[PDB]
RNA sequence: GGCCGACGGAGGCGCGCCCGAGAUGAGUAGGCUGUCCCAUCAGGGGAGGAAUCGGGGACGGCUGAAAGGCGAGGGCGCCGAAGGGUGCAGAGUUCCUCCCGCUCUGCAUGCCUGGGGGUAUGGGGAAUACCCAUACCACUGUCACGGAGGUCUCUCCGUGGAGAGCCGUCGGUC
Ligand code: LYS
Numbered sequence: 001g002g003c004c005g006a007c008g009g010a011g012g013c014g015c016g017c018c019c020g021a022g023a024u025g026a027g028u029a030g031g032c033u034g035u036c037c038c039a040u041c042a043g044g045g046g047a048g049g050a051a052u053c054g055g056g057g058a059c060g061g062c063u064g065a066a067a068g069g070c071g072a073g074g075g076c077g078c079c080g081a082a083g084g085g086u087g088c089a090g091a092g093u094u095c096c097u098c099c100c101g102c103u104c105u106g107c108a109u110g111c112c113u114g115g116g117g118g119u120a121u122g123g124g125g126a127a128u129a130c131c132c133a134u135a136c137c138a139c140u141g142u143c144a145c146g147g148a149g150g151u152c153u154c155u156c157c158g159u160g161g162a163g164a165g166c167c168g169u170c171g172g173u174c
Base pairs, nucleotide, nucleotide: 001174002173003172004171005170006169007168008167009166012079014078015077016076017075018074019073022070024069030063031062032061033060034059035058036057037056038055041054044100045099046098047097048096049095082113083112084111085109086108087107088106089105090104091103092102093101114140115139117137118136119135120134121133122132123131124130142161143160144159145158146157147156148155149154
Other pairs, nucleotide, nucleotide, family: 010165cWW011079tWS011163tWH014081tSS015081tSS020072tHS021071tHS023069cWW024126tWS025067tHS026066tHH027028cHS027064tWS028065tWH029064tHS040052tWW042050tWH042095tHS043047cWH051054cSS068125cSS068126cWH069129tWS094098tWH116138cWW125127tHS125129tHS127128cWS141162cWW141163tHS
C1' cells in the first nucleotide's frame, strides 16, 4: 500500500418523525327540498349486476360538516440522513362485485439521487400553500487531476467524478 470488517467524525436554509392555538378546507361535501332535464340511464377509466315502488343530472331554497395537506417555533431520531422509481402485499376510492388508475401504509430492491436553492415543465393536493419528479443554472461540501502563491502543509484559480464517497482511529488478511 491492496482487500475485508469494526468503530469515531464533517458538509449546512442538511435530512426525517412527532407536537401545535389557529387559518385553509368551505358557505364546499352531505341532509331535507322546489322546478326543470335524461329516459334506462350510478363512480376516475373499463367489465358484469341489483333496483324502475329505482337511479343520475342542471339551476336554486333552508341548513351545513369533517379528513387529508398547512401551521409560530420546539421536542426526538439522525448525516443514504432521507427521497423517488420498480416489484410484492394491505386499506381507501360506485349502490354492489371484479380489473386498472389514483391516494395512504408495510416489506424488498445501492434502479436513480452528495446537499440546499433559483427558474421551467409535469404529477399529487380544494389550493396560492405543502409534497414529489425531471431539465437547465450558478452555489456548496468532498476527493481526484492541472496550475499560481506560500513553504510543513495551508490559501486560492480552473476542470472532473459520485456518498458504493471523503476525513480519521483500529482489527484481520494478502
Ligand atoms: N452530502 C450531504 C450534505 O452535504 C450529506 C448527506 C448525508 C446522507 N448520505 O449535506